[PDB]
Context: one part of a larger RNA, bound to proteins that are not shown
Molecule: 28S ribosomal RNA, nucleotides 430 to 1591
Organism: Plasmodium falciparum 3D7
RNA sequence: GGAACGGAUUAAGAGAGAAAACAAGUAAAGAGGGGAAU
RNA sequence: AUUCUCUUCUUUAUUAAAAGAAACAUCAGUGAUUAAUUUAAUUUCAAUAAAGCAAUCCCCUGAAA
RNA sequence: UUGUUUUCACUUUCUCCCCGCACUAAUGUGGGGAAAACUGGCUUUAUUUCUUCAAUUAUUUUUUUUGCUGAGGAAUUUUAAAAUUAUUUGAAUUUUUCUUCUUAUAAUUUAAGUUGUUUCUAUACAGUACUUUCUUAACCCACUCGUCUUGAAACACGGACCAAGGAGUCUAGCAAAUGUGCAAGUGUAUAUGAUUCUUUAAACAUUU
RNA sequence: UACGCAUAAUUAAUGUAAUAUG
RNA sequence: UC
RNA sequence: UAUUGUAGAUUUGUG
RNA sequence: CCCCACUUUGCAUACAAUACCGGUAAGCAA
RNA sequence: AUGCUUUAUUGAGUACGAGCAUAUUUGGUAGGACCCGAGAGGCUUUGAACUAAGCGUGAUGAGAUUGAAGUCAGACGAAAGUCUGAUGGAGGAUCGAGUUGAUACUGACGUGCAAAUCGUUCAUUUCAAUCACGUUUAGGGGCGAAAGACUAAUCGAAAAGCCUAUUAGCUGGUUAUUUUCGAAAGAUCUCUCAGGAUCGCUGGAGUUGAUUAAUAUAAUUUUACCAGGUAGAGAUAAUGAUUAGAGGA
RNA sequence: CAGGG
RNA sequence: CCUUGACCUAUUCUCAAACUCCCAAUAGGUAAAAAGGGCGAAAUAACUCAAUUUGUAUUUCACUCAUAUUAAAUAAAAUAACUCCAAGUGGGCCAUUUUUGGUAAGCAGAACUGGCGAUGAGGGAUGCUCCUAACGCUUGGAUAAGGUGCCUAAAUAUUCGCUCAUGAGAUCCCAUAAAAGGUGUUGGUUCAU
RNA sequence: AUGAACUAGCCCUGAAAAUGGAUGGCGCUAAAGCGGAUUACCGAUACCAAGCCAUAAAAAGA
RNA sequence: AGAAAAAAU
RNA sequence: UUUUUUUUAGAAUCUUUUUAUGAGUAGAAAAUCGUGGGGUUUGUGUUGAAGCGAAAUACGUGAGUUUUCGUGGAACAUCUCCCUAGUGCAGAUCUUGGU
Numbered sequence: 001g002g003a004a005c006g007g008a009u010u011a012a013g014a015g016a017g018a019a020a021a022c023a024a025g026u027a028a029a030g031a032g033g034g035g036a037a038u
Numbered sequence: 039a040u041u042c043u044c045u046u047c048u049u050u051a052u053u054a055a056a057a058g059a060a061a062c063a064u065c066a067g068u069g070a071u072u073a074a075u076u077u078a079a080u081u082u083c084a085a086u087a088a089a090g091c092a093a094u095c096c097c098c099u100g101a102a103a
Numbered sequence: 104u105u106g107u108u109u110u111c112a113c114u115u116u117c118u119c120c121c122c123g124c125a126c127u128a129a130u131g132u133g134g135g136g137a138a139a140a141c142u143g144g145c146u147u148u149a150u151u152u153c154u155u156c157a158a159u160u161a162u163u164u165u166u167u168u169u170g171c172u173g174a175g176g177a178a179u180u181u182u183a184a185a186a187u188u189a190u191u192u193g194a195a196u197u198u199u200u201c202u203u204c205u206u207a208u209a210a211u212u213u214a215a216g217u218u219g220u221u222u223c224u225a226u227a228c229a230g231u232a233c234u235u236u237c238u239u240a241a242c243c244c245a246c247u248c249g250u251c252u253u254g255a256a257a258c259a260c261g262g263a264c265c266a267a268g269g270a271g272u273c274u275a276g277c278a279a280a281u282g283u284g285c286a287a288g289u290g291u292a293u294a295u296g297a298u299u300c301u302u303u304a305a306a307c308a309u310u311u
Numbered sequence: 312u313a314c315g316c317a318u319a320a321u322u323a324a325u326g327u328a329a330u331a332u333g
Numbered sequence: 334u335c
Numbered sequence: 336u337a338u339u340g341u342a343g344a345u346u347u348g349u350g
Numbered sequence: 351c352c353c354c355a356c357u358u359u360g361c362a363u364a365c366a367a368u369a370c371c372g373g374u375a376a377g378c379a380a
Numbered sequence: 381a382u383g384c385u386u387u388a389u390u391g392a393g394u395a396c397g398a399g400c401a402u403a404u405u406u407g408g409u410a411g412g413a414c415c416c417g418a419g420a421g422g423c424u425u426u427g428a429a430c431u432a433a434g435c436g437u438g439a440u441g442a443g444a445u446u447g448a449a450g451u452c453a454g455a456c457g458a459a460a461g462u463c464u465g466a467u468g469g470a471g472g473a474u475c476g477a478g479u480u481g482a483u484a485c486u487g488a489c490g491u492g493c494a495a496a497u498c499g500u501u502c503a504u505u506u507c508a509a510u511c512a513c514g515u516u517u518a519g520g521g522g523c524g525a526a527a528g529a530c531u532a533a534u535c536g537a538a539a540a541g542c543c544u545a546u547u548a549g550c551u552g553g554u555u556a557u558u559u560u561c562g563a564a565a566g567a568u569c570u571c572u573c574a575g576g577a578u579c580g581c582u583g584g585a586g587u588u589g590a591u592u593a594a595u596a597u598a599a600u601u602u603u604a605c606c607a608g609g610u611a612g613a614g615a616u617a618a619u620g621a622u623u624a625g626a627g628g629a
Numbered sequence: 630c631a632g633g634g
Numbered sequence: 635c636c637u638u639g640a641c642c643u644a645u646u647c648u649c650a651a652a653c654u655c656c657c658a659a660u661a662g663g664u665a666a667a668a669a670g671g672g673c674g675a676a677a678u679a680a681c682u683c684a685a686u687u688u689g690u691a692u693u694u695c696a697c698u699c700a701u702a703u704u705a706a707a708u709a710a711a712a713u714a715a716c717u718c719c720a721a722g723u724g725g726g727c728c729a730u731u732u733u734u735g736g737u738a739a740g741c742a743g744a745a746c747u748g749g750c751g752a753u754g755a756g757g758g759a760u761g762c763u764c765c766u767a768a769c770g771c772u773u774g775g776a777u778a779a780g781g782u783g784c785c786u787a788a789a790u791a792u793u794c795g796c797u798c799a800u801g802a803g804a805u806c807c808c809a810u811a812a813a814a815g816g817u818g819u820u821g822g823u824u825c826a827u
Numbered sequence: 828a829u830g831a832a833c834u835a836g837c838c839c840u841g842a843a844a845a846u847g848g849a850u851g852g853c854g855c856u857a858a859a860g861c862g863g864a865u866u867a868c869c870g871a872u873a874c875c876a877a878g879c880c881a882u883a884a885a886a887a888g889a
Numbered sequence: 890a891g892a893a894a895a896a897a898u
Numbered sequence: 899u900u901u902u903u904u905u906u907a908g909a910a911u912c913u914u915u916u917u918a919u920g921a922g923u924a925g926a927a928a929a930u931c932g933u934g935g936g937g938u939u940u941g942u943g944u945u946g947a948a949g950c951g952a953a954a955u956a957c958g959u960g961a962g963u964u965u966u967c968g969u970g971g972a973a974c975a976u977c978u979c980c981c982u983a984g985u986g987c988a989g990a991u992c993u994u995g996g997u
Base pairs, nucleotide, nucleotide: 006244007243009241010240011239012238013237014236015235017233025052026051027050028049029048030047031046032045033044034043035042036041037040038039057224058223059222060221061220062219063218065173066172067171068170069169070168073165074164077161078160079159080158084151085150086149087148088147089146090145091144099112100111101110102109103108115139116138118137119136120135121134122133123132126131185212186211187210188209189208190207193204194203195202247262248261249260250259263997264996265995266994267993268992273411274410275409277407278406279405280404281403282402283401284400285399288316289315290314294309295308296307320327321326338367339366340365341364342363348356349355350354368395369394370393371391372390373389374388375387376385377384378383414553415552417550421543422542423541424540425539426538432517433516434515435514436513437512438511439510440509441507443475444474445473446471450467451466452465453464454463455462456461480503481502484500485499487498488497519535521531522530556930557929558928559927560926561925567578568577569576570575580723581722582720583719584718585717586716587715588714597709598708600707601706602666603665604664605663606662612656613654614653619650620649621648624645626643627642628641630639631638632637633636634635670699671698672697674695675694676693677692678691679690681689726750727749728748729747731745732744734742735741755766756765757764770879771878772877773876774875775874780869781868782867783853784852785851789866791865792864793863794862795861796860803855814840815839816838818837819836820835821834822833823832824831825830880920881919882918883917884916885915886914887913888912892905893904894903895902896901897900931986933983934982935981936980940975941974942973949969950968951967952966953965954964956963957962
Other pairs, nucleotide, nucleotide, family: 008242cWW016234cWH018232tWW019955tHS020955tWW022055tWS022226tWS023024cHS023054tHS023226tWS023227tHH024053tHS056225tWW071167cWW072166cWW075163cWW076162cWW083155cWS085153cWS092143cWW093140tWS096144tSS098113cWW114140cWW115141cWS124126cHS127128tHS140141cHS151154tWS151155tWS170774cSS173217cWH174216tHS175177cWS178906tWS178907tHH183215tHH184214tWS186213cWS191206cWW192205cWW193205cWW196197cWS196199cWH212214cWS214215cHS230232tHS251255tWH252254tHS255259tWH269987tWS269990tHS270553tSS270987tWH271554cWS272413tWS277408cWW286398tWS287317tWS287397tHS297306cWW299305tWS315400tWS319328tWS321372tSS322324tHS326372tWS329393tWS331332cWS331333cWS333334tHS335396cWW341669cSS342669cWS343360tWS343361tHS343362tHS344360tHS345359cWH346358cWW347357cWW411413tHS416551cWW418547tWH419546tWH420544cWW427519tWH427532tHS428431tWS428517tWH428522tWS432523cSS441477tWS442476tWS447469tSS447470tHS448469tHS449468tHS457459tHS457460tHS477505tWH479504cWW483501cWW489494cWS493497cWS518521cSS518531tWS519538tHS520537tHS523529cWW524527tWS557960cSS558959tWS562924tHS563923tWH564580cWS564723tSS564752tHH565751tHS566579cWW566724cWS572575tHS590594cHS595712tWW596711tHS607661cWW608660cWW609610cHS609657tWS610658tWH611657tWS613655tHS614617cHS615650tWH618653cWS622647cWS623646cWW625644cWW629640tWW667670cSS667705cHS668705cHH673696cWW682688cWW683685tHS699705tWS710918tWS721925cSS722924cSS730746cWW733743cWS736738tHS736739tHS749763cSS753768cWH756779tSS758807tWS760809tWH761809tWH764806cWS766778cSS776873cWW777871tWH779870tHS781788tWS782788cSS787869cSS790859cWH797858tWW799856tWW802858tWH804854cWW812842tHH813841tHS847848cHS850853cHH854859tWS858860cHS891908cWW898899cWW922923cHS930961tWS932985cWS937979cWH938978cWW939976cWW940976cWW943972tWS946970tWS946971tWS947971tHS947973tSS948970tHS958960tHS988989cHS
C1' cells in the first nucleotide's frame, strides 16, 4: 500500500470542565446587605 | 434615629468530617481447582514367615468320554 | 431326556543328557529326552506400618488455592424461630472437649442480600491528575438504501448534492365503541323576544 | 297536541294488532 | 289479580 | 298475583 | 362478625317450554 | 260474522318499555376523496406566413446537339412514282450550366454550422416546366398524379381553451419515538385468474367466568368399545393376466 | 370329443 | 393301433393404480358420574298398550352414589367462554417423509409436520430454508452445534488399526460419478498335502 | 505350508474442456487422511446465578 | 402517622 | 447536658414489595415527543427575544428537552389544563431554487 464511512472495545493525543469529583465550622479585620428591638 | 441579631463576599490561621478509588481481611451468594473421608455392597487383591500337597501338576483354562 | 462322573494337556528353569555339537536374534540357539518344584498354584497358623487393603456404586463428612458479585436499608415481623457461646433444668443416648432433645437467663451470627482497617486523591481550586467531547489508530465485525417480490448487495427499478414545499383530509349519510345529559320520552326545527347589540355571526329565553 | 326518532308488530293488501279481569 |  | 322450568348474582337464617 | 353444607330469595344472562299478536296453511264457516 | 279452532307454520313479533340528543374515533359508501400518472370522449374556437390542390395577375429557363413536315434544284421513269443535294426548323427530342430536386458514398456531422446541414456524386432545363404576390378550400373537415401523404418542427383525425383535479382492478411515493399484541399467501362465489366480496388467521373494546393446586378445558396418554382395506401377502381364494410340462374318456 | 394315417 | 390337438385333473414360472380370501404400523371416533346416576312411592297426559293404570315422558317427594387426593394419568388448565367493531391477507416458497406427470430438471402438481417468508445469534469458509438455538441491557459461570497444526479460541492430545495415490483423502444439506477391472496391500470364508 | 476359488476395507484404472484455482487457504503422509476408542479443552443473543429496564400478573396500603 | 443516625460540646 | 448536619414519606392510571416474561414484516393499539394558531394561567425580553453556528463532566432509551459561548437586534413562551390544524420527509425519472 486497488474505496470511504461505520458497529463494538480500549488506547494515545488535543480541546474544553468543577454543578458530587475534600475541608463544614471557629477567631480577627474590610466591604456590604437585611430583621427584630424604642 | 439608637441596641441586638441573621447573613454574603475578601484576606489571615484554625480545625474537622465525609466522598471516591485501591489493597488486605470478614461474611454471604455463585463457580473453578486439589487433597481427602464414615458406613455398607459388589467372587477383589497382594504380601510377611513357618509347615505341607500336586509334577504336564496345580487356582484356572483347553480338548475328548 | 438335564444334571452327575472320567481321561490327557496345561509351568519355569540363570538344571542335566544326546544330535547340529557354535549351527543363535542372543551373554546362545534348533530338534529330541530326563529332573525338582527355585518359579507358579493350592492347603494350615500368626500379622497387615515389610507390603497391600483396589475399583465401582450407595450412604456421609471435610479440605488447599482462588475468580466474579454486594440488590436492600425493614416507624409497630432484619420479628419469630435457626445456629453458636457462656451459665442452668431434666431426660435420652449412638457414651460425649462440635452427642442430642428442653427449663430459664444473657449475648452473638453461621440468622435477618458487605462490612471494617490503612493508604491515596489531598492538606487542590483545574494540571501532565480526574470527568467529558473530538481526532486518530489497533483487534474483531460490517455489501446500498427505498421498493415490488418466495427470494435483492444484486448484472431488478428510483436516488449527483443541499434547502424549502410535499400525500388518508373535508362534507353528507349509517353503524359500532366510549364519554355526557335527560329518560318513555328525547331533540326546541324554522321562527319569534329581549333596556343583549366592540366582542355579540354568541350567549339567554319559548301563554298549559 | 309543529316535526324527527323512539314508544308495536305484521301483511301485497281491505287491514288487523300482543297472558286477561280471575 | 296492584 | 307482574307466564313456567334448569342453572345463576345478591340476600335470609342454622350448623 | 371472619372458612364450608343445608335453608331463603332468584338479578343479568344462557338453554328450553308456554301462551298471545300479524300473515299463511288446515278444519269449520250465517 | 265482533268469524271461530282442541292443529301446524312464519315475522326484522310480544310477554311491566330504552330510547333520544351530543362529542370523538374507526369502517364501509358518495364525492378531486391518500398524492402524482394515461391512451381516450365531448363542446366551442384559431390557423393554408409551411405545405396540398384550384384560380387571377406577372416574371424566369448561358450554351450546344438532333434535324419532322413544307419548299427549291438535280437524276431516273411510258406512267404511277422512286432516288440525290440543299433549304426548313417540328418534337411532353438529346447533352448541359442556372433553377427545381435529392441517386450514391448507406462520406462528413450526428454534445452538428444545422431539431435534416456540409462535400462529392446524381436527376432536371419548351414544358403535365419553375418562381412571386394575391385569392379559394378548415378539422371526422379540407387537400391528395395516392405515400395515410400534407393541413405552421404537431396528422391512421391539427392547434387552443374548456367539460376536467374525467376514469385507471395498473406503476411509483406515502413524513416523530418507545412499548405491547401480531398475520395471510387456504377456502367459497364471482365476465373470475394482477381484482373483489365472504370464511379462516389478527388487533382493540367489553361482559360473563375463574381466582376455591378444581371444575370447565387439552394437536397428550391410559382403560373400554368402535370403523377402515393403505403397506404387506397371494396367484393353487375369485377377476384380469402369464411360462412350462405331467396324467387322463 | 374333433382331424388324419 | 399311432399322431395332432381340443378338453379335464393335479401341478409349475411370473404379475395388477383403476384385483382381493387375509391384513398391519400410523392416523381417527365415542365413553370414563353431581343441572347427573341408581332405587322407590305419588301425581299429569289428549301419547302408547289388550290395560284410566301396560308402558313412556314429565313433575313432586323420599333414600344415597369416592370427594378427608379429587368416579383413570398428567397438565405456568380460567392466559377461559362469549359478544362487538375492524385491519392486513387471499402471487407463496423450502426441508424430511409419502406421492402423480415427465428421460430428467434449482421442472410441474398434491399429503403431513416443521420452517423460510416475518428472523436476527453460534456453527456449516461462503449461502433466505441445514445443525444448535430463536433475540431487553449487563457481570460471572458452564455448555449446544461444531471444532482443538496455522489462518482461528481450543490437543502437532492419548490409544488401536488401515492407506502411498506420476491428478490421495479429508464435516448432513453440498456442490457428481457408474458398469467393469487390479498378481497393490489388509483382514476373513470355504475347499485341496 | 503349499495351490485355488471367493469375500470386503483402503488404494489404483475406468476418470476428457475451455481466463489461472481451489478439502476455504496454507499445507499435511511417526497425518493435520480414513474407521473407532479415551480424556481434557475451546466454543452462542441458548442455559444457570446476580443486578437493572419495561410488560403482565400478584401481595398490600387513605 | 412516628424520630433515626452522625459530628462537636 | 447544649448545638450542628441530613432526612422525618402518603400524589390510588399513586406508593412499597414479589414473581414470571421480552424476535417480529403486513397490521392493530397505548403512552410519549415536537410544529402553526386559540382560550385559561404565569411568565422571559435593549443588563438583548426569536433565529442561526459550534458545543455540554447535562438529562432522557428515544423522538427530543435543557443549558454555554459566539452571532443576532425585537420580539418570545406557557409542561396549569384544554381547544384547534394546511402539524413532523430520504426517496415519488417528486415541485421550485441553489450548487